Molecule: U2 snRNA
RNA sequence: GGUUUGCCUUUUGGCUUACC
Numbered sequence: 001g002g003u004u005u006g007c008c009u010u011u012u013g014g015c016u017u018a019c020c
Stems, first nucleotide, its partner, number of pairs: 001020003006015003
C1' cells in the first nucleotide's frame, strides 16, 4: 500500500484491528 476491526458519531469520519 488494497481489504477489513471496533469506539464514539451529523462529515462521514478521526484513532485503531488484522490478511496480505